[PDB]
RNA sequence: GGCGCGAGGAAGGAGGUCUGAGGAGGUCACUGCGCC
Numbered sequence: 001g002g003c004g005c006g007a008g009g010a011a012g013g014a015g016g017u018c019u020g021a022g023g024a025g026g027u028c029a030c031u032g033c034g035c036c
Stems, first nucleotide, its partner, number of pairs: 001036002004033002009018001020028001
Other pairs, nucleotide, nucleotide, family: 004032tWW008009cHS008013tWS008029cSS010013tWH010026cSS012015cWH012025cWH013016cWH013026cWH015022cWH016023cWH017021cSS018029tHS021023cHS021027cWW022025cWH023026cWH
């Protein structure tokens, strides 16, 4: 890195995205259990 999920701030979080992006709204957190 890939699909699993866990964890996870937020006015809503599991859709993209963790100061990036649809970014003019919030937020700025978790970053672990395995499978290939």

Solved structure of RNA, 36 nucleotides shown. Primary citation: Sjekloca and Ferre-D'Amare, Cell Chem Biol (2019), "Binding between G Quadruplexes at the Homodimer Interface of the Corn RNA Aptamer Strongly Activates Thioflavin T Fluorescence". The entry is indexed under polyribonucleotide, fluorigenic aptamer, G-quadruplex, thiazole orange, RNA. Method: X-ray crystallography, resolution 2.9 A. The entry became public in 2019.